[PDB]
Context: one part of a larger RNA, bound to proteins that are not shown
Molecule: 28S ribosomal RNA, nucleotides 2739 to 3523
Organism: Drosophila melanogaster
C1' cells in the first nucleotide's frame, strides 16, 4: 500500500500476512489509551562527502589603512666640508764623471759677448773669449745646448656633490575677518644724551 | 638752544548715549532777484 | 538787497600694496619600493582504522613464520629491519684457518702471550633474519679502480605498465694473475623517487626564420637539487549557534548471537566438624546451567522505534522470604539450621539522594529474587541533553570538559483493532 483475532515457528534475528494450531456470524453507540516497532519531521546527535557557513588564530595566501625610503612638484639667498676640473708655482746624489746630467737620449757643439760684413738699427753669423759639458775627465746614466712631462706639491680659477647649516618668499598649506586701518617715513610731546 | 636714542600721538571710577559732519577755507561763489 | 546755492580738501598728515597672520620649498597628494596588518578577504585543515577521535604506521620497503609440502594468499595476526655504511668492508692473485677444548711455559689466577695435538664451521662474513660458504665469500699480505664507457634484452613487482633492483650478453678501455681466468660495487634477499623547473657536463653542436660576426637565451644528450601520504595537490584551529547531500555501508538506543565479567548447582574429598569424613560445611580439581546487567559485535533500524526514573497499573516466572504439608539434624523444650512437594495468599510507612542498587530510622514470631531494558499520545520532568549565564581546570585564541551549578515549548486518536461496558 492492501489490510486489520490470537500462541509458537521460521525470517533482515519483535508478523495483520507466511506456516502448524486456537478459534471464526451482522450492523451498530459511548469510552478507552495496550499495539498498529500509530501521524508528524529526506534525524537537531553519529559518521561519511576531495559539501559549505558563522567564528578564531603564529593557517597558506593576499589585502584597505599605517608607517618609512626615492621621484616629481621646487623656487631665490649665504656660510662649512669640500682649494676638483684648474690660472701659476717647485723638489731630482748608483762604483764613475763638474757635481748632484731629473733622468736619459739627442748632439758630436750650443749660447753669449764683441769688433767686422750688411742693414735705417738691435741682432745673428765669422773668429777671439766664455760656466760647464758634446769631446776627454770615462762610468750608472757621457751631463753642454735643449726638453715635453708632471708629481712632492703649490698658489689661483667659475667643482656637480648620500653635502651641510642659517635664511629668504613666489609655488603650496592652515588659521583669522562682513578681507577695516598693514609696513615706512613725517610732524607731535616728554624721559635722556651732546654745548 | 641743537642733534642723539626712548616713550607718544584719543576711551578706565558707575548696568547712560552714539550711525546719517560740525567747523573751516576756497571756489559752485550764482540762481532766483 | 530779495529766496535760494554746490564742489573739494581739510576737518580724518603723507609713502607703498602683499586683506592679515602662521608656516614654508616642508607638508599635503601623484608614482614606485621597504615593513606592518586575523580590521577585512579567499581558500585549507590527508588517508587508513571492528564507529570517529586519541593512540599508532600495518602508507614506499626487507626477512622468517603464518601457508595448508610448486607458487600465489588475509587481518592494526606473530619476532623483527630499512631511509645508512664502506677507496676497501669494491677488484683479484697468492698465503694461511675459525668457534672452543686439552697438555705445557719466568713474573702468569680469569690473567694475557709464546707453543704442540685435537678441532665440520659450533667461527667470521658492517647490519635485521634466513639461506650460503674450509687451499672460501673467512685472515693476512701483493697489486689496484671493472663503484668505468656504450647498445639493446631478460627475471621480480607486473596491467604482464613505469621506476628501482637484479641478471644473462655485444661493443670498447682497462686491473689483477706465471697463465687458465675473474671484476659492470658490497656473498645473495631491503638499502628507493615522475613530469615541469633550476643546475652541471657534452658535442668541437643544432636554432633565434631579412643578411653577417660576437654576447645571450635556448635546445638535444647523461647526471644532480624531491616528493617518507614514497606511482609524487603548496595548507590550522573551532561550532552547544549551526547547515546540506546522504548513509542503517557507521555509533549513542531497544531486539538478536555471544560470556572475560554476572548470577550459579552436582561428581571426587583433602579436611574441618571434641571422637566421628559427608548432620552442617568442605581444599585442589573437574563438569554443567541462566543472560536485566558489564562488555564483545554490529545483524534491524539514521525520508525517527521517544532516550534515565519515579508515581499508576496488570499479569507471568520460579532460581521458596514466609505461611500449608512433609523429611533429616551434634533436634531435650524454646529457639533454630538441612532439604522435599509447593508459587495459593502476602512481601510494608518514613529521612537524604534525581539516581537503581544503597545504608538509616520505625513496623515484623516472621520484610524473597526477578521477566516485556513493562508501562510518556499514561503523567511527571528531578537526571542527562539545543540554546542564556558562572565557576574550577585547559587553550595564544575561538572555545574544551566522560568536572559543578542555575534557567530551561513535553504536540496529535475522532481511525482499525483490543479492552470495558452498551444495544
Nucleotide at each position: 500500500a492492501c489490510a486489520g483475532c490470537c500462541a509458537a515457528g521460521g525470517g533482515a534475528a519483535c508478523g495483520g500476512g507466511c506456516u502448524u494450531g486456537g478459534a471464526a456470524u451482522a450492523a451498530u453507540u459511548a469510552g478507552c489509551g495496550g499495539g498498529g516497532a500509530a501521524a508528524g519531521a529526506a534525524g537537531a546527535c553519529c559518521c561519511u562527502u576531495u559539501u559549505g557557513a558563522g567564528c578564531u588564530u603564529g593557517a597558506c595566501u593576499c589585502u584597505a589603512a599605517u608607517c618609512u625610503g626615492g621621484c616629481a612638484g621646487u623656487g631665490u639667498a649665504a656660510g662649512g666640508a669640500g682649494a676638483c676640473a684648474u690660472a701659476a708655482g717647485a723638489g731630482g746624489u748608483g762604483u764613475a764623471g763638474a757635481a748632484u746630467a731629473a733622468g736619459u737620449g739627442g748632439g758630436a757643439g750650443a749660447u753669449a759677448u764683441u769688433a767686422g760684413a750688411c742693414c735705417u738699427c738691435g741682432g745673428u753669423u765669422u773668429g777671439g773669449u766664455a760656466u760647464c759639458g758634446u769631446c776627454a775627465a770615462u762610468g750608472a746614466a757621457a751631463u753642454a745646448c735643449c726638453a715635453c712631462u708632471a708629481c712632492u706639491c703649490u698658489u689661483a680659477u667659475u667643482g656637480u656633490u648620500u653635502c651641510c647649516u642659517u635664511a629668504c618668499u613666489u609655488a603650496c598649506u592652515u588659521g583669522a575677518u562682513u578681507a577695516a586701518a598693514u609696513g615706512g617715513a613725517a610732524c607731535g610731546u616728554g624721559u635722556a644724551u651732546c654745548a | 638752544u641743537g642733534a642723539u636714542g626712548c616713550a607718544a600721538g584719543c576711551u578706565u571710577c558707575u548696568u547712560g548715549a552714539u550711525c546719517a559732519a560740525a567747523g573751516u577755507a576756497u571756489c559752485a561763489c550764482g540762481a532766483g532777484u | 538787497a530779495c529766496u535760494c546755492a554746490g564742489g573739494u580738501a581739510u576737518g580724518a598728515u603723507c609713502c607703498a600694496a602683499u586683506u592679515c597672520a602662521a608656516g614654508g620649498a616642508c607638508a599635503u597628494u601623484g608614482c614606485c619600493a621597504g615593513g606592518u596588518a586575523g580590521g577585512g578577504a579567499g581558500u585549507u585543515u590527508g588517508a587508513c582504522u571492528g564507529g570517529g577521535g586519541c593512540g599508532g604506521u600495518a602508507c614506499a620497503u626487507c626477512u622468517c613464520u603464518c601457508a595448508a609440502a610448486u607458487a600465489a594468499u588475509a587481518a592494526c595476526g606473530g619476532a623483527g629491519g630499512u631511509g645508512u655504511c664502506c677507496c676497501a668492508a669494491g677488484g683479484c692473485c697468492a698465503g694461511c684457518u675459525c668457534a672452543g677444548u686439552g697438555c705445557g711455559g719466568a713474573c702468569a689466577g680469569a690473567a694475557a702471550c709464546c707453543a704442540c695435538a685435537c678441532a665440520u664451521a659450533g667461527a667470521g662474513c658492517a647490519a635485521a633474519a634466513g639461506g650460503g660458504c674450509a687451499a672460501a665469500u673467512g685472515c693476512u699480505g701483493a697489486c689496484u679502480u671493472g663503484a668505468u664507457c656504450u647498445c639493446g634484452g631478460u627475471g621480480u613487482u607486473c596491467a604482464g605498465u613505469a621506476c628501482a633492483c637484479a641478471c644473462a650478453g655485444g661493443g670498447a678501455c682497462a686491473g689483477c694473475a706465471a697463465a687458465a681466468g675473474c671484476u659492470c660495487g658490497g656473498c645473495c634477499u631491503a638499502u628507493c623517487g615522475a613530469u615541469c623547473c633550476u643546475u652541471u657536463u657534452g658535442g668541437u653542436u643544432u636554432a633565434a626564420a631579412g643578411a653577417g660576426u660576437u654576447u645571450u637565451u635556448a635546445a638535444c644528450a647523461a647526471g644532480a637539487g624531491g616528493u617518507g601520504u614514497c606511482a609524487g595537490a603548496a595548507a590550522a584551529g573551532u561550532u552547544a549557534c549551526c547547515a546540506u547531500a546522504g548513509g542503517g555501508a557507521u555509533a549513542a538506543c531497544u531486539g538478536g548471537c555471544u560470556u572475560g565479567u554476572g548470577g550459579c548447582g552436582g561428581c571426587c574429598a583433602a579436611g574441618c566438624g571434641u571422637u566421628c569424613a559427608u548432620a552442617g560445611c568442605g581444599a585442589c580439581g573437574u563438569c554443567g546451567c541462566u543472560u536485566u546487567u558489564u562488555g564483545a559485535u554490529c545483524c534491524u533500524u539514521c525520508g525517527a522505534u521517544g532516550u534515565c526514573g519515579g508515581c499508576u497499573c496488570u499479569u507471568c516466572c520460579u532460581a521458596u522470604c514466609a505461611u500449608u504439608g512433609u523429611g533429616a539434624a551434634g533436634c531435650a523444650a524454646a529457639a533454630u539450621u538441612c532439604a522435599c512437594c509447593a508459587a495459593g495468599c502476602g512481601u510494608u510507612g518514613g529521612a537524604u539522594u534525581g539516581u537503581u542498587c544503597a545504608c538509616c530510622c520505625a513496623u515484623g514470631c516472621a520484610a524473597g529474587g526477578g521477566a516485556a531494558c513493562g508501562u510518556g499520545a499514561g503523567c511527571u520532568g528531578g537526571g542527562u541533553u539545543u540554546a542564556g549565564a558562572c565557576c574550577g581546570u585547559c587553550g595564544u585564541g575561538a572555545g574544551a570538559c566522560a568536572g559543578g551549578u542555575u534557567a530551561g515549548u513535553u504536540u496529535u486518536a475522532c481511525c482499525c483493532u483490543a479492552c470495558u461496558a452498551a444495544u